[PDB]
Context: bound to proteins that are not shown
RNA sequence: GUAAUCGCA
DNA sequence: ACAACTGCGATTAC
DNA sequence: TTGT
Numbered sequence: 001g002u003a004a005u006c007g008c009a
Numbered sequence: 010a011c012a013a014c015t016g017c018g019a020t021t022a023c
Numbered sequence: 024t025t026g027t
Stems, first nucleotide, its partner, number of pairs: 001023009010027004
C1' cells in the first nucleotide's frame, strides 16, 4: 500500500 | 446491468 | 439472496 479475519460502539 | 450503515482499531498475508 |  492492498486484501483476508475478528473485534468495537 | 445496478445497489444493499457508519466509522474506528487489531492481526497475518501478499 | 433480494429486489430492481

This is an experimental structure of RNA, together with DNA, with 27 nucleotides shown. Keywords: TRANSCRIPTION, PEP, PAP. Entry title: The cryo-EM structure of the Nicotiana tabacum PEP-PAP-TEC2. Wu et al. published it in Cell in 2024: "Cryo-EM structures of the plant plastid-encoded RNA polymerase". Ions in the entry include zinc, magnesium and fe(III). It was solved by cryo-EM to 2.8 A.